[PDB]
Keywords: Ribonuclease P RNA, Ribozyme, transfer RNA processing, P4 stem, U69A mutant, metal binding site, RNA. Solved structure of RNA (RNase P RNA P4 stem), 27 nucleotides shown. It was solved by solution-state NMR.
C1' cells in the first nucleotide's frame, strides 16, 4: 500500500455479474 472477512444493506444492468460503506484481522 492492499486484500480478506463474523457478517449486514445497496447502485449498473441485457438479470448474469462487478462493486462501495459499518467494524476487525494480516504481509
Nucleotide at each position: 500500500g492492499g486484500a480478506a472477512g463474523a457478517c449486514c444493506g445497496g447502485u449498473c444492468u441485457u438479470c448474469g455479474g462487478a462493486c462501495c460503506g459499518g467494524c476487525u484481522u494480516c504481509c
The PDB entry is titled "Solution structure of E.coli RNase P RNA P4 stem oligoribonucleotide, U69A mutation". The 2004 paper behind the entry is "Change of RNase P RNA function by single base mutation correlates with perturbation of metal ion binding in P4 as determined by NMR spectroscopy".